The RNA has 32 modelled nucleotides. The structure was determined by X-ray diffraction at 3.4 angstroms resolution and released in 2014. The 2014 paper behind the entry is "A Phosphate-Binding Pocket within the Platform-PAZ-Connector Helix Cassette of Human Dicer". Crystals were grown from: 0.2 M potassium chloride, 0.1 M magnesium acetate, 0.05 M sodium cacodylate, pH 6.5, 12 % PEG8000, VAPOR DIFFUSION, HANGING DROP, temperature 293K. It was solved together with Endoribonuclease Dicer.
[PDB]
């Protein structure tokens, strides 16, 4: 630094 | 609740 599920906030799309 | 990029930790894989 990357990748991967994981949970924590941004945002604009859907939805309701 | 989804989704989607986005940073902020959490595990293993790669990696050096």
């Nucleotide at each position: 630094g990357c990748g991967u599920u994981g949970g924590c906030c941004a945002a604009c799309g859907c939805u309701u």